[PDB]
Context: bound to proteins that are not shown
RNA sequence: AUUGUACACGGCCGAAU
DNA sequence: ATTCGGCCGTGTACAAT
Numbered sequence: 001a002u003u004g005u006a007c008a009c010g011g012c013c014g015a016a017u
Numbered sequence: 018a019t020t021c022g023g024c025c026g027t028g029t030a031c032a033a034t
Stems, first nucleotide, its partner, number of pairs: 003032012016020001
Other pairs, nucleotide, nucleotide, family: 015020cWW016019cWW
C1' cells in the first nucleotide's frame, strides 16, 4: 500500500514467589 | 514454574445488520 476496524495467529515485557 | 498485570507485529473479511 485509498481507508481503517473486527478477528485469528505469533513474539515479548513489567512485580513476587 | 506459576498468578496477576500489559505491549507490538503480520494476515484475512468487509465495506455494514
An RNA structure with a sequence from Escherichia coli, together with DNA, in which 34 nucleotides are resolved.
The organism belongs to Escherichia, within Bacteria.
The entry also contains DUF4365 domain-containing protein and Protein argonaute, not shown here.
Released in 2025, the model rests on cryo-EM data to a resolution of 3 A.
The entry is indexed under short prokaryotic Argonaute, bacterial defence system, DREN domain, DREN-APAZ, RNA BINDING PROTEIN.
Ions in the entry include calcium.
The work is reported in "Activation of the SPARDA defense system by filament assembly using a beta-relay signaling mechanism widespread in prokaryotic Argonautes" (Jurgelaitis et al., Cell Res., 2025).